[PDB]
Context: one part of a larger RNA, bound to proteins that are not shown
RNA sequence: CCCGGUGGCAACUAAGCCGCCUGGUGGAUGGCUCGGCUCGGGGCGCCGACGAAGGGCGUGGCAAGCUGCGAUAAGCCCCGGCGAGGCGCAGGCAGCCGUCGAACCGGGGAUGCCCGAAUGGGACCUCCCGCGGCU
RNA sequence: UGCCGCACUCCCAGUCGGGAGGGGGAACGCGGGGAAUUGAAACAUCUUAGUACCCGCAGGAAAAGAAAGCAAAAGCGAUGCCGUUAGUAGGGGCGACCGAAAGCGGCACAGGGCAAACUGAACCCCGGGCCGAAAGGUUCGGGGGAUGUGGUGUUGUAGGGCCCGCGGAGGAGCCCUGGGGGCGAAGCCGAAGUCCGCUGGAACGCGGCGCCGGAGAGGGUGAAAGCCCCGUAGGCGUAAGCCCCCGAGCUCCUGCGGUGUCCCUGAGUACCGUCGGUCGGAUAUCCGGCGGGAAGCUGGGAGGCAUCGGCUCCCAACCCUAAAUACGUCCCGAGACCGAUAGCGAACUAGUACCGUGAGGGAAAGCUGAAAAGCACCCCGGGAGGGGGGUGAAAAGAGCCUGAAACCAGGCGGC
Numbered sequence: 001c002c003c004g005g006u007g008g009c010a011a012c013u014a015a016g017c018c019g020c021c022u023g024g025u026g027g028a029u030g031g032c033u034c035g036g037c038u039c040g041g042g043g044c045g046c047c048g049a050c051g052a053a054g055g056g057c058g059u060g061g062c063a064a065g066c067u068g069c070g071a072u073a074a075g076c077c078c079c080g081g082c083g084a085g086g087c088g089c090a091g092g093c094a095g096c097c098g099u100c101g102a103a104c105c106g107g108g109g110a111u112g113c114c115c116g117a118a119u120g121g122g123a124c125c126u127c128c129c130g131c132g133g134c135u
Numbered sequence: 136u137g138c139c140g141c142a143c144u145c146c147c148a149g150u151c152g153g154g155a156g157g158g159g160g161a162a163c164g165c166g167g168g169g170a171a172u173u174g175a176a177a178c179a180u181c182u183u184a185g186u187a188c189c190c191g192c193a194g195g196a197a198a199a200g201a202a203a204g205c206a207a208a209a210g211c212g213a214u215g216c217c218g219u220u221a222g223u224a225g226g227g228g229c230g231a232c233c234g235a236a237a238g239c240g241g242c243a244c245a246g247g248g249c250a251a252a253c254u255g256a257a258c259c260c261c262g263g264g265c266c267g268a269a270a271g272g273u274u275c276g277g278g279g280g281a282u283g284u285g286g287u288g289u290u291g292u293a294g295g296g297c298c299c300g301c302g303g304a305g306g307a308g309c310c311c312u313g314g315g316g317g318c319g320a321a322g323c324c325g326a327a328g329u330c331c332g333c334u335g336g337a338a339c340g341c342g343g344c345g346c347c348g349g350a351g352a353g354g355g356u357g358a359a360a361g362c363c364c365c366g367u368a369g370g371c372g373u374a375a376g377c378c379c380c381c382g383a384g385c386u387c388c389u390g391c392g393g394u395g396u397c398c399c400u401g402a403g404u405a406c407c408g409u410c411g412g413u414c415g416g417a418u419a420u421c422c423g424g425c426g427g428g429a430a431g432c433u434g435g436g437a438g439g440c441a442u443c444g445g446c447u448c449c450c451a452a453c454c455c456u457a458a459a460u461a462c463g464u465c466c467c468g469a470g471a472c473c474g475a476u477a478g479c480g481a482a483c484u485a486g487u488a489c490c491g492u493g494a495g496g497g498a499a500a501g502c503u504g505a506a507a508a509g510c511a512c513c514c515c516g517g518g519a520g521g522g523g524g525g526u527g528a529a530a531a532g533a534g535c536c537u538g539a540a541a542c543c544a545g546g547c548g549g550c
Stems, first nucleotide, its partner, number of pairs: 016550009030536001031502002035473002037470005043465001044463002046159002054115003057070003061093002065089002076109006085097003120129003130141005143156005163194001164192005174181001178228001204211002215242005225233002246455003249401001253286002257284001258279009291432001293400004297395001298393004304389001306387004311382001313381006322371003328344001329360001330343004345362002347351001353365003406427007434450005489496002509535001512523004
C1' cells in the first nucleotide's frame, strides 16, 4: 500500500443560551453655582383728578421674545463724581458717539399715545360723537 | 386752524368764583355679619368657633389712654407690651372640654382742652394795598356771628365764679438780613516677592532664600496665592437737606390770702323689668331691642344674691395726646439650611408656553475649551454627510465636563 464491513470514537453545522471586549442608545453618579429658604437689623415705610396701580398698542439700520422707553419713543437737558472708552439680556455685519470730558454713578428737570376711579356725552369689541369761549 | 372750560355727591358762597371725596396697597390695624366637616368613639346642650368666608373703614403704624378705677385695718395712682400669677378661681349632658383678672418683677413715661356759672362784639376767615429777609404789623372792602364770635374756667366735702385785701419781677415761645460749629450722596487713600532650581500646556505645586502685618475676612487671576489685582484693618471727602449756639427782630404768661341761710358742675342718661346675643362671670360679664324712668351740690355712684346700718374709695352720661408693641409687597447683613426629580411653582425669553365659554388650572428646560485656536486643503456623494488631513496638553467637536444601568449590534470563549 488493496479493497468490503463493523464497535468505540474525535472531527468538522444553523437558530439559540450564558459571560467578557468594542461601539451605539440613554442621561444616572461625582464635582460646580450670578438661584432659593430661614434668622437678625430696626434702614425705610404709602401711591392717586398736577389723572394713580393695572392693562392695550407702538418704539431698534439689519430686531421675533424679555427688559427699558412713549410719536423728543433701549431715549432729550443741567449740576456734581470717575477718567477713556462706549452703542441692554446677546460671543454678528455695517457703521456712529466721545478730550467742547462721554458711557456709568448721585441729584434735579422736560416729553410722556389709548383704555382704566375715568369725569363733556356714548360704547357687541382699548374705539366713536359733541357744545361754549378765544385765537 | 390750534388752546381753555363743560361728570356725580357735597362745603364756602352766589348766578363770579374758591375747595373736597371716589380708585389702588403683601402682611400688620379698627368696626360689623357669620357656617359645616370634626370631637364627644352614636347625638340634640356643648365642641369645631366668634373660626373659614363676607361687608364697611384707616395708617406708616393703628387701636387704647389720664379713675363715678384697684383694694382692704396697708395703701396705690392714665394707657400699652413682656415674664409669672395658672390649666388656678370659675363655667360645663359638672361629660368631652373651656378658661381669666388683680397683685409681684420689668420695658418705656406726659399730661391737657370743652359745656356751664360771670362778661356782652372787645371776635374768626377770605381777597387787595402798604411796611419789613421772615415771623409779624397796618389798612381797604366782602362773608360769618346776640339761636352768642371772643375773654374767663375745667374739679371731690371738693373745684370754679361772685365778693374783700397784698403785691412784682422773673418766665416761655415764633422767624432767619447775619456770624460760627457738627452731621450728611456718588466717591478717594491704603503695607509687603511675580527672588533662584524642578514638574508641568499653564505655578496658585515641590525645594531653597526673604519681607509686611491696627491688614493671615473674602473673592479673582491658564492648578492649592498674607506679599499679582480687587479688597480687608485703619483713615479722608461730600451738593441738597438736617441739627446746635450767638445775635437782629416779633409775639405773649402770671401769684398769695379770707369771707358766705350767693351761682354752676353733661337725661330718654343712671337705674327697674322682660326678650335675644355673648362671656370664665356663676341668683354676681358685656352689647342690643321693647316697656317704664330719677336726683341733679343739703347732690350723686361703687365695694361679686337683694335690702338696712356703718367704714373706705370715687364724681359718669363731651374732646385730644408722644414712647415703650405689630408687620415686612422693599433694603442691609448672616447661616451645624438645599445643591438642578433637591431648594420658592419659576437658577433659563415663568405665573411663560399650553388647557378650559368662564370662575380657574398650570409645565419642561444649568456646565466646550486657558484661549475659537469653532476644522484650511483634497476624493466620493443629488444632499444630511462619509473618508483623508489638520488645531489643541486632552476632541472635550457646538447632537460639546464626567458619561453608570436597562436595551441593541458585532467580535471573542464555552455549549